An RNA structure (28S ribosomal RNA, nucleotides 2654 to 3786) from Plasmodium falciparum 3D7, in which 965 nucleotides are resolved. The organism belongs to Plasmodium falciparum, within Eukaryota. It holds a match to the Rfam family "Eukaryotic large subunit ribosomal RNA". Its family is annotated with structural constituent of ribosome and ribosome in the Gene Ontology. The structure was determined by cryo-electron microscopy at 5.8 angstrom resolution and released in 2015. Sun et al. published it in Nucleic Acids Res. in 2015: "Dynamical features of the Plasmodium falciparum ribosome during translation". The sample was in a buffer at pH 7.5. Among the 73 different proteins in the entry, which are not shown, are 40S ribosomal protein uS11, 40S ribosomal protein eS8 and 60S ribosomal protein uL2. The depositors describe the entry as "Cryo-electron microscopy reconstruction of the Plasmodium falciparum 80S ribosome bound to P/E-tRNA".

[PDB]
Context: one part of a larger RNA, bound to proteins that are not shown
RNA sequence: ACAGCCAAGGGAACGGGCUUGGCAAAAUCAGCGGGGAAAGAAGACCCUGUUGAGCUUUACUCUAGUCUGGCUUUGUGAAACGACUUAAGAGGUGCUACUUUUAAAGUUGUUUUACUUAUCCAUUUAUAGGGA
RNA sequence: UGAAUU
RNA sequence: UCCCAA
RNA sequence: UAUGGAGACAUAGCCAGGUGGGGAGUUUGACUGGGGCGGUACAUCUGUUAAAUAUUAACGCAGAUGUCCAAAGACAAGCUCAAAGAGAACAGAAAUCUCUUGUAGACUAAAAGGGGAAAAGCUUGUUUGAUUUCUAUUUUCAGAACAAGUAGAAAACGUGAAAGCGUGGCCUAUCGAUCCUUUAUAUUUGCAAAAUGACGUAAAUUACUUACUACUGUGCAUAUAGAGGUGUCUGAAAAGUUACCACAGGGAUAACUGGCUUGUGGCUGCCAAGCGCUCCUAGCGACGUAGCUUUUUGAUCCUUCGAUGUCGGCUCUUCCUAUCAUUGGGACGCAGAAGUCUCAAAGUGUCGGAUUGUUCACCCGCUAAUAGGGAACGUGAGCUGGGUUUAGACCGUCGUGAGACAGGUUAGUUUUACCCUACUGAUGAAUUUUAUUAUAUAUAUACAUAUAGUAUUGUGACAGUAAUCCAACUUGGUACGAGAGGAUUAGUUGGUUCAGACAAUUGGUACAGCAAUUGGUUGACAAACCAGUGUUGCGAAGCUAAGUCUGUUGGAUAAUGGCUGAACGCCUCUUAAGCCAGAAACCAUGCUGAUUAAACAAUACUAUCUUUUUUGUU
RNA sequence: UGCUAAUGUAAAAGAGAAAUUAUAUAUGUACCGGUACAUAAAUAAUCCUAUCACCUUUUUCGUGAGCUGAGCUGUGAGCUAGGCAAUAGUUCUUUAACAACAAAAAAGA
RNA sequence: GCACAAACUGUAGACGACUUUUUUGCCUCAGGGUGCUGUAAACAUGAAAGUAAACUUUACGAUCUGUUGAGGCUUAUCCCUAGUGGUAAAGUGU
Numbered sequence: 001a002c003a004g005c006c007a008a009g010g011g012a013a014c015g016g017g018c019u020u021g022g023c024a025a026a027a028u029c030a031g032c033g034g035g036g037a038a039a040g041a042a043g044a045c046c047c048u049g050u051u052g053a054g055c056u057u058u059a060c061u062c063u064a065g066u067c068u069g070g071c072u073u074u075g076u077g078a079a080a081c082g083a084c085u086u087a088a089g090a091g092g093u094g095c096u097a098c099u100u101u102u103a104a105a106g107u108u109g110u111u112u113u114a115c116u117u118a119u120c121c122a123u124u125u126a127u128a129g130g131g132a
Numbered sequence: 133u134g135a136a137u138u
Numbered sequence: 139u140c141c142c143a144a
Numbered sequence: 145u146a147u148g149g150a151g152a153c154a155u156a157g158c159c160a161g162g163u164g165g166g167g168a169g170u171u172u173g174a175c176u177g178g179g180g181c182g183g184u185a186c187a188u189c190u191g192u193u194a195a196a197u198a199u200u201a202a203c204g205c206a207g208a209u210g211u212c213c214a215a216a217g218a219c220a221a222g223c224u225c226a227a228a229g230a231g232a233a234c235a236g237a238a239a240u241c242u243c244u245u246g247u248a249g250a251c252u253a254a255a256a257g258g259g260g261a262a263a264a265g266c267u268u269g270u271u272u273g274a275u276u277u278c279u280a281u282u283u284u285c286a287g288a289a290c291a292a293g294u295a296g297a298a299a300a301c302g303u304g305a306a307a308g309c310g311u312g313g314c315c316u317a318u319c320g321a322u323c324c325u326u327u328a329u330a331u332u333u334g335c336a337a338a339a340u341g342a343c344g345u346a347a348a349u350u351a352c353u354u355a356c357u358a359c360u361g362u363g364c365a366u367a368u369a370g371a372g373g374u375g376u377c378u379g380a381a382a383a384g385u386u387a388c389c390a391c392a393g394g395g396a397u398a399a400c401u402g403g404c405u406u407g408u409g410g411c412u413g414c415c416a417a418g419c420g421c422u423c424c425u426a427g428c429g430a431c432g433u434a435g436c437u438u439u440u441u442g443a444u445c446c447u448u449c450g451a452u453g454u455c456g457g458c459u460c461u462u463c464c465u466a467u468c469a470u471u472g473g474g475a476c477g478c479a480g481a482a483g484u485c486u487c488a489a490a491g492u493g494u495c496g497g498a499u500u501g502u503u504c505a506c507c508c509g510c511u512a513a514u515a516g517g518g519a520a521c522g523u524g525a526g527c528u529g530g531g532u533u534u535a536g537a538c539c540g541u542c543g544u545g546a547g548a549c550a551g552g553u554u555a556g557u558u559u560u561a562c563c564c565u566a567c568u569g570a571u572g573a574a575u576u577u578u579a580u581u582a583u584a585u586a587u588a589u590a591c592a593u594a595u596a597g598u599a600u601u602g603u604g605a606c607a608g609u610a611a612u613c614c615a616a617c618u619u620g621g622u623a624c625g626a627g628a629g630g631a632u633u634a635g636u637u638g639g640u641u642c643a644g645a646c647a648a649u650u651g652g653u654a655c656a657g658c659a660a661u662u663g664g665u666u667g668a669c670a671a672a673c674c675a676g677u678g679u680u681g682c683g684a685a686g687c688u689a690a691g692u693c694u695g696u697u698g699g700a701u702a703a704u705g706g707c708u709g710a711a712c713g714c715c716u717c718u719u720a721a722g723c724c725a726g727a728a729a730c731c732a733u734g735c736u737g738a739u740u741a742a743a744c745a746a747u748a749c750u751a752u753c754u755u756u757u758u759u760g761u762u
Numbered sequence: 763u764g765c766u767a768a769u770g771u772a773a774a775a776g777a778g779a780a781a782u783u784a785u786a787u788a789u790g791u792a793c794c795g796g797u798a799c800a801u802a803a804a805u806a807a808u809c810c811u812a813u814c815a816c817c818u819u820u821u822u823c824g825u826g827a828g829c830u831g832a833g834c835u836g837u838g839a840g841c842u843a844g845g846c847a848a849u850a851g852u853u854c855u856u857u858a859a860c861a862a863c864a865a866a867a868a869a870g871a
Numbered sequence: 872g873c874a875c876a877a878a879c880u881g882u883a884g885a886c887g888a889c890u891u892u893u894u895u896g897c898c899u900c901a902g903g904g905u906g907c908u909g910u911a912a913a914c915a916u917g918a919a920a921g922u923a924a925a926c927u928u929u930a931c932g933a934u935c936u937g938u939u940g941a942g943g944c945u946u947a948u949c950c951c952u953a954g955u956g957g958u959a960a961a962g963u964g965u
Stems, first nucleotide, its partner, number of pairs: 002016001005022005027571005034565003038560002046394004051390002053386004059170005065163008075115011087102005094095001119150005131141001173186001174184002182203001187209006210377001211253001212313002217271007225249001227245006251260002254318001256316003275299009288378001301310003324372006333365003344356004402446001403444001405442001407441001409437006418428002455530001456528003460522001461519005468493003471488006495509003499505001536554004540549003578594003583588003596750008606737004611641001613639006624629001642695005650689004657682005662675005697732003704725004754869008769861003776810001778809002787803001788801007816845003821840006830831001872965004877893002881889001896958003900954001901952004906944003913938003917935002921931004
C1' cells in the first nucleotide's frame, strides 16, 4: 500500500494476510481505548562524515590595537661626556713585540641646553605699549 | 543686593 | 590712590 | 607676529622589532567484539596457531625490533668445549692448576628458532673487499618500488700463496620517495647578440693584420653520487570543548523489549565420608558428579535509528505452579500438644501502616497465610510526572580554560481517536442442496413430509458460571501424658471476605414543596420580583450504604488406604486379570445468556382461494 | 416501460434388500436369567429381480365399485388357441429421473 | 383477515427496542384520602419596652396573643372516585 477474526509453527530468531488448525451468516445504533509494533516529523539520543557552527586555550598560522627604535617632515645655536688613533711613564715577555696609567692633540659617537621661523595647543566680542 | 552709554 | 599722560 | 603657552623635541608619515584569543582563518588520525579510557595487533622479524608443498587471521598465543661490532669485519694457521671423577697450602665454597673420561649436554653480541667440532666455537698471525662499476635476478609483489638477499661479471687489491676464499656481520630481524637542503665528481655543460685563460703561439705591421691553439672571470643554474626525514613507518606544517547547538547519513553502530546462550543468578538431582544419643539416608549431607529454568545479571549485537514513548506508583484483569495457608492424605528422631519433610492439588485467599524516587529493602500491627512468578521488565491516544534524562540556578571535586562529573541539589508545556477491529451494551431483515428422533388408525408408513403471516407457550444444542474463611462455646479440662500441659473430631451460635438483589426502615441526597431572612426595586400594605441555586430550617419522592435480605448436591474420580489374587510350592493393593472405598480437584445439578443452533417444536387465528386434468416453460 | 406466459436440479438409469449379543461362539424352539433340543457359520462367494409386444378364442384367482355376505361389471395376475407388428440405408447422449412454474378447462371456503 | 402507525402509558428507555391502554375503559381536571410544612391574610371599644398630650383618657409603637393544628402545598414515576369535561388521524405494509 491493500486492508482488517483467531491459536501455534516456522520466517529478518514478536504475522492482518503465510502453513496446519480453530472456525466462519446480512445490515446496522451507542460506547471504549486491547490491537492496528495508530498519527505527528527524514529521533534533538547514540554513532559515522577528512559536513558544520558556537565557545576556550601556554593547538598551529595570523592580525586590529598598543609599546619601542630608525629614517623623513625637522629649522637655528651653545656647552659638557665617552670611544678610537699617536706619545710618555708603570706591569710583564722574546732592537722587535704584549699588558696598564697619564696626555687633550686629532678623528668619531653620545648627553645636557639656549633660540625661535617649521610644528602643536590654549584663549577671546582676538577690546589696555610700559613702570608709579 | 547703588552708577560708570550720545 | 600715584608718573611720562590730548 | 592678536595675545599666551609648548617647540624643532613632539606630532604625523614610512620602515623595523616586540606585545597581542581583543579580533580572524583553520586543525583536533586509524585500528577498536559501541565509543572513550587503555592497548598497537598501524613499518617490521622468530616459533606456534596453520588443517604433513605454498597460501592464511583475530585487541591469537610465546615473544623480539629501531642497535651493537677497526672487530664481534677478512683470510690463513693452530687448538677443542660444557661437564664428571681422581689428584695440587690458593676458588672444595669470590672467573685456579694437572691428568683421565667427555657428539656438543659448551659456545656462536642481543632476540627466538634453525645451522655450525681437523669449525662458523676458542687462540694466534697477517690484515681492511665495511672497495669502485655493472647486470641477471629472488624475497615482499601488481610479479612496481624501496629494503633485504643470491649468482656472476669489468676493475683495482687483500689474504693464504696453494688450491682457494673475500662485494661486511653463520642463517632467518637491525629501517625510508619525490620536492627541498648539503657536500663530493667531470679531457662533460648552460646562464640566451658579444667578450672575461691570453694578443697564448707564430708570422706579419704604411693595419680596424693574418693565421694557428683539447683542456678560460666572481656569482647562479645543472647532471651524476651520497647524506640530513618523514615510527599514523608508499612520507598533511595541527589542541581542547558543546546537557546552547545545526545538518548529512546510520539498525554497516550504543542505551529498550524480543531472540540465541544460560557463565552468573535461581531451582532440582544422584552418590555416602561424616553429622544426626546408637544409627549413611527420620532429618541431613561433605569431597564429588548430572540436569532444569530464564524469576537475576552477563555474554551478545540477529531485529527496529524518515521515532516500538525511556523508571516507579496507582488502577485493573488474566494466566502459571516451582503450594505459603486452606482440603484429603503418606512419613517422622510423629506421647499429647506442637511441628517438620512430603504427595494429589491453582478450588480459594494472600492485608493496615511507618521510612524511600525506588524495584528491592527495612520495621511495626493485624491475620488463616500476609507464597513465589508470567502477561512487550502486564498496564503513558489509562492516568500520575516524584526520580534518570533538555535549556535557568547552586555547592563540592576535577579541569589553565571553555567546561567535565553512571557526584550531590532546586527549578522546570506528558499532543490527537470521529477510522477499522476488539470488547461492552443496542437493533435487525434473511435463510428449500435446506431441514425432519416421527407421523397414521394391535397394524401401517421417508421413493414421505415442510405453504406463508402474525402471536402465545416453550425446547435447549452451545457458551458462561461463585460462594468464602475465621472465632467462640459445647464435646472436654476428657483422651494422651510422669507432671506440666492438652487434641485429631463433630455439634451449636456468631462474625469476615466475595456475590446477587432490595430500600420497609435508619442514615445520606433537593431547581417536587412549605416556612424563615440579608441587600436592592415596585408610595405603604399584602403581593412580589432581582443577586448564573441570594442565603437558612424542614424536606416527602426517586435513587443509595456506612443500611437490609438471600447465597445448592449429586456423579465420576485423583492422591491414598484396602480387598480378592496369580506370575514365584510360600508371598504379594495389580507396573497380570478382577475389584472397593476415598479430595476445596473434574462433569453434571443448580443458575445466566442462547440472530452464541445463519436452530427448532406445539397451539391460536388468518391472507377472491384451494384441489384434479390438459397444453406450454426452444 | 425494468418486466408482466414460463425452468430448475453436485448426481437416475434395477438409485432392489429389516435379525441379534457378539464376534475364544451365537440364534431359535421346548422346558425351569437357567436347563434341554435344534439351526447359522467365508458373511450380499447371497437373495430379490425383470424384455413372455398385438388384438382375437377359452379357463382360474386377487382387489375396487354399484345394489341390499351373495351376484354382476371394472381393474390387476396366470393359463389356452390363432397369424399378426418393426426395418429412417454403420455407431456418434439411449433427450426415458426428480422438482418447480405460466396458461386453459373442471371442482372447492 | 391481521400488523404497522397515531395518541395514551411508564414496571422501559441515549435512540431503537420494551411495558401498556384506546368507551364496564383511559385521560383530564375537581372532590375526597394520605401526607408535607407549621399557625395565612384579615380584624380586635386586645396586651406590650417606651414615646407625646390631657388633668387616670386620647394619639403614636418592634412585638406577642386571640379569632386559628390555621393558611399553603400534596402527581409529575402518590392513593381512591365509571364525579366533571373529553376520547382525535384515518394514514401505511401484507